Context: one part of a larger RNA, bound to proteins that are not shown
RNA sequence: GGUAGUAGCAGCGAAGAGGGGUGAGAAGCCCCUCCGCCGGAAAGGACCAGGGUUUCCUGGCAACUUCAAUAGGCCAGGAGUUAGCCGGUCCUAAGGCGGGGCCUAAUAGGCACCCGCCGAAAGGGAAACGGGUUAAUAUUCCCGUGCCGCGGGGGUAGGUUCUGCGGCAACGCAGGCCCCGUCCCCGACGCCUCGGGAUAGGGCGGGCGGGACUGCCGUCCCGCUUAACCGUCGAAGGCCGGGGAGUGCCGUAAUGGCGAGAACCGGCCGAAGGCGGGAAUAGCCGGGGGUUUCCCCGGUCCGCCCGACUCCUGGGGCCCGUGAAAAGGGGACGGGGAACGAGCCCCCGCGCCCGUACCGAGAACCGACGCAGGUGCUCCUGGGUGAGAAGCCCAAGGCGGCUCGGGUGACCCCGGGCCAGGGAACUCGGCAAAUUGGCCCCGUAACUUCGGGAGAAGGGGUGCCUGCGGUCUUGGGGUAUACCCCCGGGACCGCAGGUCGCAGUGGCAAGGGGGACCUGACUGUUUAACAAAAACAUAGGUCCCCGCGAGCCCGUAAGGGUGUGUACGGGGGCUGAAUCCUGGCCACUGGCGGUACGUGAACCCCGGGUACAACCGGGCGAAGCGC
RNA sequence: GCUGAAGGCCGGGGG
RNA sequence: CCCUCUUAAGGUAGCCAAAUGCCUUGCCGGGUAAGUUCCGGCGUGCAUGAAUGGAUCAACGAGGUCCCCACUGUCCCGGCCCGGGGCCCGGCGAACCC
Numbered sequence: 001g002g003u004a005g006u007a008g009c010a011g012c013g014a015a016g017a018g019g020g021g022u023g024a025g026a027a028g029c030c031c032c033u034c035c036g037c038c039g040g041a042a043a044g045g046a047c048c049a050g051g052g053u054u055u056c057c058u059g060g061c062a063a064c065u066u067c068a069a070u071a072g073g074c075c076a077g078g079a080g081u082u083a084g085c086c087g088g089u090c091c092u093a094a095g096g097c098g099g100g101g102c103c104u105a106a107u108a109g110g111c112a113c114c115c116g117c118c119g120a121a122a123g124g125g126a127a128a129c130g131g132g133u134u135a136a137u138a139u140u141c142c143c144g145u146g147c148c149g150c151g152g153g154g155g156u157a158g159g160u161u162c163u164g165c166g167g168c169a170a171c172g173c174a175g176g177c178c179c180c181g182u183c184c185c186c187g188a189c190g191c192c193u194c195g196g197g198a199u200a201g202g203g204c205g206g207g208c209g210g211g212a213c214u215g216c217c218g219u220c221c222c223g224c225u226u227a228a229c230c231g232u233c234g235a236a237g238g239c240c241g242g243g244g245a246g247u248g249c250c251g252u253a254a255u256g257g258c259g260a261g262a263a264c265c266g267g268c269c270g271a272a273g274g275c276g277g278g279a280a281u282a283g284c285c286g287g288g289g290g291u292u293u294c295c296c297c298g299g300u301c302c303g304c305c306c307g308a309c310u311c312c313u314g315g316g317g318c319c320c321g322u323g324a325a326a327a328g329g330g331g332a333c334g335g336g337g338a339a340c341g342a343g344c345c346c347c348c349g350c351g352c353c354c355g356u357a358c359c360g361a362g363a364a365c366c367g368a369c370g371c372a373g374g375u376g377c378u379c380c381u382g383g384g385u386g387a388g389a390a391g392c393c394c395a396a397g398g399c400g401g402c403u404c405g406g407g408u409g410a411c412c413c414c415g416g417g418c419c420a421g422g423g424a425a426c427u428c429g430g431c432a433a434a435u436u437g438g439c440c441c442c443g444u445a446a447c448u449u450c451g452g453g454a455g456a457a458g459g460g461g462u463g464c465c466u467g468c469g470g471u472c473u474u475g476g477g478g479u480a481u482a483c484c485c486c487c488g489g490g491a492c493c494g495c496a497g498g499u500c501g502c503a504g505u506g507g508c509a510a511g512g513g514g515g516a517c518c519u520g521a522c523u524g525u526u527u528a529a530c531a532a533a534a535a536c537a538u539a540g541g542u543c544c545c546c547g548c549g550a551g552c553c554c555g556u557a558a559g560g561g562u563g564u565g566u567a568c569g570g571g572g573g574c575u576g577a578a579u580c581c582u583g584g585c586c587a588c589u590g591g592c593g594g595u596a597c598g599u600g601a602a603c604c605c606c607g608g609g610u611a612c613a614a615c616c617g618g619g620c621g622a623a624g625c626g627c
Numbered sequence: 628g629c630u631g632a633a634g635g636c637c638g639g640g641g642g
Numbered sequence: 643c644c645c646u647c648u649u650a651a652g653g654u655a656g657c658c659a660a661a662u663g664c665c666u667u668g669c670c671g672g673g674u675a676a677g678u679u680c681c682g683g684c685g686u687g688c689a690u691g692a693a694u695g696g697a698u699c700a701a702c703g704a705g706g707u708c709c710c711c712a713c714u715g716u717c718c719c720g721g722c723c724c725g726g727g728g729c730c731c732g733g734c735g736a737a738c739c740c
Stems, first nucleotide, its partner, number of pairs: 001740002008734002016034006035400004040309001044380003050359002054357001055079006064072002084147002086355003090124002095118006101111003128145005148351008158340001164173003177337010190318009201306006207224006225282001229277005237269006248258003283300007319323001365374002382394004404732005412727008421718002425716001430713001438462005447452001449577001463499016500504001512711007519703002524536002540575007551562004579697003583637003588634002590630003594627001597626003604619005638647005656690001657687001668684005
C1' cells in the first nucleotide's frame, strides 16, 4: 500500500437548550436564563506519599486533546512558596550502620562481645489564635490579643548562727538564692460493655431587618457570630474529721456496700466545659455616601427543645492474649556554698537551619495513554423519609469534561419491561428468570452434642382522616427538691369512630420454603491470571527425641536460633470437634537394645624380605554387619 | 531380642 | 473348634453395588404414566475396615446429589414495547490479514 474513508470514538444509571458577547470563523470559549447530576460523594471539605511548576498573569493555536476550539494540565513570555510558637529538627521502637576485637587465603564477607551513632513529617514530644490582605503565600505577610525557652534589670515576699505560715486532718497559701547527688512519679498504653456530664450540629415559638411568588391562600427562605489566652466555678471519683450501726440499715443501668467501720453531718482534692475579661472597636445582616476600597447609620434579640460518630468522666467484664521504650518533665529526700533574693508583679533582650506553589486523581501518582484498573474513600460531611453512615429526593458546595455531534426509527446485537391458556413438558442440570421480602401479633416439627434446630413451617394485620387516652422526658410556676396541679417543648405506645384504592413495608428498600443422602465437625486458609473444594488449617487425641554443657536446627569460622526459655517445657511425626470405639500380625522395610561367636579400616605388634626400603604373611581388632 | 496411635499387612487347605 | 501351608497373622467391631462393586441399568422395595440417577434393605465385598482411623450428621456449608410445595417466557411459541449499538449524514481515522 490494499484493507478503507472501513472498525472504533455506545454499554460502567448526568444532558443539554435559548438569547447575547468575542472572533476571520462559534452547538462547544465568556455572561444571563431554563433543564439536569452528586450531595456519608467515580462528584463537596482536608491532606500523606508520589509528581515537580502541572500553580498565577498576559498572549497564542504549527503540533498536542479519540470530534471542534477563539478553550486548555498544550505552546511562548513574565511571575509566584515569607514561621521562636505549623512540621522536620529532639527521643527511643522493631531494627540498622561504623570503629575496636574475634573470624577469614582475602575482602567491599560474618557478628555473640565493647564503644558510639542512626532508626517514626501517623508513636513520645516546649510554645498562636482570631480578623484582614494577594493574580498567585497565609496559624508564615499586616492588625489585634497572647504563649514558650533561655538570659538580664527593678519591685516584692523571703533570707542574712537557725528555721516560712495556717489547719485535728484531708490539704491551703508569694513559699528566698546557687551548685551537686540519690530516689519516686509523670511520660506509659488492650478489648468488650453501660450509666453520667458537655460541646459541634440540628430544630421550634416570638422579634427586627432583608429576600421569593402571584390564579387563590399567605406562606416560605436568609442574618442574629464570638478564637487562642487570663481568671473563677467544678460532675464522677478519691480522701479527712465527726458518728458508732444488725428487729439490720444504705443502694444501682447492672454487679452491690458496711465493726476489716454503714447510715447521716461537715469538709478537702478534683473533668470536659460554662461564664466574665479578650470583644465589638471584629465579623455578619440591612440602609446610605464616596472613590479603588474608604466613611457614616441601624440591628446583631427573647424563650425553649433534640443532641452526637466529637470531648470528658466513672462503673462492670475478658484474657493459656496482659496491650512499647526513651528523651524530656515534676516532686521529694539529702550534701555543700554565698549574703542576698525568688515559681509573684512590672520591664528589657534573643530565638539559627530546611519544608511551605499546585494536583492529591474517571486528565497532575503507577499502570507505554488525558487508561472504567490500582493507590486513597486515607480522614470529614446538613435536611426529609427511614432501623440505618441503606436506597430515594433536596441543601452547603460543585458538576454537565467518566471530552464526538445530528438524522432514521429495517433486520440483528447488548441491556431492560410486559405477555392469554398451560406450569419444568426446557435442559446435563430449574441455568436464567420468577416467587418470597419490612415491622407487629399468633404460632412453630422431627431430631439434638440440650446450646440448638428457629426468621423452622404456618395464619393474621398494615393507608388516610376525626377524636379520646396512656408511659416517660425536659424546663418554668405553684408551700413545692419524689408524688400532685398549671404552662411550654420532646419521645414512644394504645383505644373509638369515619373513609378511599386493583393494590397501603403502595416508590425506594426488602428471606422462596420443606424432606433426604454423601462429605468436611465448626469460624478460618488456598492455585495474583481457567480449580474455593470433599484440599490446607483447626481445637482435641496420641506417639517420639530430650534434664538444659540436653534435643533439634543455622554458620567456613567466630558463633547463632529455640532461649529474657526449663517437662503444665522446646523440638519432631501421625490423626483431626464431640460420642461409642480402635481388633490379629514383628515375616518384610525401618528404628532401637544385646552376653557370646563370625566378619569387619587405618594405626599398632610379630615374622620373612631388602646392607636400607619398596614388598609379602600373620596377629590384635572399634563402630557396623551377621546373629 | 523389643517395637504397629513405625511404613504397613490381614489368604488358602484340611480336619 | 483343632491341625496345617505360604514372605508374620489370617479382616475383629462395624460399614457397603459407598466419591471404594468390574460383572452391573446387581436383586427386592420407595418415589414417576414411564427412574442407567437418588433413597431403604441385601452382601464368600473384581479390590471395604479401625488415629493407614472405623462407625457416626446435632450445628455449620457459594461443598456434590435426589424428592416435594410455591413460582415463573425455561419451554409449548412466539409477540409488542424501551435505552444503547445498528443504518444514514458531518468530523477524526486505525488494525488483523495479504
An RNA structure (23S rRNA, nucleotides 1389 to 2138) from Pyrobaculum calidifontis JCM 11548, in which 740 nucleotides are resolved. The entry is indexed under Ribosome, Translation, Hibernation, RNA. The 2025 paper behind the entry is "Structure of an archaeal ribosome reveals a divergent active site and hibernation factor". The depositors describe the entry as "Cryo-EM structure of the Pyrobaculum calidifontis 50S ribosomal subunit in complex with Dri". The reconstruction used 183,467 particles. Rfam match: Archaeal large subunit ribosomal RNA. The family has 91 seed sequences and 2,955 matches in Rfam 15.1. Released in 2024, the model rests on cryo-EM data to a resolution of 1.95 angstrom.